Keywords: ANA, arabinonucleic acid, nucleic acid structure, NMR/MD/TI, hybrid duplex, RNA. Solved structure of RNA, 20 nucleotides shown. NMR data were recorded at pH 7 and 298 K.
C1' cells in the first nucleotide's frame, strides 16, 4: 500500500 | 458466513 494464503476468532 | 490476524508473495 497491494495481492494472495494460512490460521485464529466471532 | 463475518471479523480479526498471521504467513508468503509483488
Nucleotide at each position: 500500500g497491494c495481492u494472495a494464503u494460512a490460521a485464529u476468532g466471532g | 458466513c463475518c471479523a480479526u490476524u498471521a504467513u508468503a508473495g509483488c
It was solved by solution NMR.